SL7modUUC from Drosophila melanogaster: 40 nucleotides with solved positions.

Context: bound to proteins that are not shown
RNA sequence: GUGUAAAAUGUUGCUAGCA
RNA sequence: UGCUAGUAACGUUUUACGCCC
Numbered sequence: 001g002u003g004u005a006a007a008a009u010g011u012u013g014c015u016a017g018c019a
Numbered sequence: 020u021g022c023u024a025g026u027a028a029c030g031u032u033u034u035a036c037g038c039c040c
Base pairs, nucleotide, nucleotide: 003036004035005034006033007032008031010029011028012027014025015024016023017022018021019020
């Protein structure tokens, strides 16, 4: 040559509601 | 048919937390 918690990205399916 | 928000999980990047050479 490794795990835990936090934050940004987009993603899988779902959820409450809208023309 | 689209939309307003989250949800469980996903990988990316940083943070420290603690190993073993």
The source organism's lineage runs through Eukaryota, Arthropoda, Hexapoda, Insecta and Sophophora. It was solved together with Dosage compensation regulator. Primary citation: Jagtap et al., Mol.Cell (2023), "Structural basis of RNA-induced autoregulation of the DExH-type RNA helicase maleless". The PDB entry is titled "Cryo-EM structure of MLE in complex with ADP:AlF4 and SL7modUUC RNA". Method: cryo-electron microscopy, resolution 4.04 A. The entry became public in 2023.